Source information: Released in 2014, the model rests on electron microscopy data to a resolution of 8.7 A. This is an experimental structure of RNA (18S RRNA - H8) from Oryctolagus cuniculus, with 17 nucleotides shown. Protein in the same entry: ELONGATION FACTOR 1A and 40S RIBOSOMAL PROTEIN US12. It comes from the structure "Regulation of the mammalian elongation cycle by 40S subunit rolling: a eukaryotic-specific ribosome rearrangement". The sample was in a buffer at pH 7.5. Budkevich et al. published it in Cell(Cambridge,Mass.) in 2014: "Regulation of the Mammalian Elongation Cycle by Subunit Rolling: A Eukaryotic-Specific Ribosome Rearrangement".
RNA sequence: CUGUGGUAAUUCUAGAG
Numbered sequence: 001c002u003g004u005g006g007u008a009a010u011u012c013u014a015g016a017g
Base pairs, nucleotide, nucleotide: 001017002016004014005013006012
Other pairs, nucleotide, nucleotide, family: 007009tHS
């Protein structure tokens, strides 16, 4: 990098190619 995702909230971040 495509797409698919969850949370009041953070430089959160899965799983799939």